[PDB]
RNA sequence: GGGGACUGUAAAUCCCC
Numbered sequence: 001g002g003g004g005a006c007u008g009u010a011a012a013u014c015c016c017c
Stems, first nucleotide, its partner, number of pairs: 001017005
Other pairs, nucleotide, nucleotide, family: 006012tWW007011tWS
C1' cells in the first nucleotide's frame, strides 16, 4: 500500500515486497 486468499461475499486482517 495493491491485491490475492479468507470472507458467503462489501470490507478488514496475514503474506508478496
Solved structure of RNA from Bacillus subtilis, 17 nucleotides shown. Keywords: Tyrosyl-tRNA, RNA. The organism belongs to Bacillus, within Bacteria. The depositors describe the entry as "NMR structure of unmodified_ASL_Tyr". It was solved by solution-state NMR.